An RNA structure, in which 19 nucleotides are resolved. The entry also contains Endoribonuclease YicC, not shown here. It was solved by electron microscopy to 3.22 angstroms. The work is reported in "Structural insights into RNA cleavage by a novel family of bacterial RNases" (Wu et al., Nucleic Acids Res., 2024).
[PDB]
Context: bound to proteins that are not shown
C1' cells in the first nucleotide's frame, strides 16, 4: 500500500 | 488479518 474511519 | 465512506451514476 489511492485519501480516510474505527480496531 | 478483516470491515465501513468515498474517487464509482467512473475505468474495462
Nucleotide at each position: 500500500g489511492g485519501c480516510a474511519g474505527a480496531a | 488479518u478483516g470491515c465501513u465512506g468515498u474517487a464509482a451514476a467512473a475505468c474495462a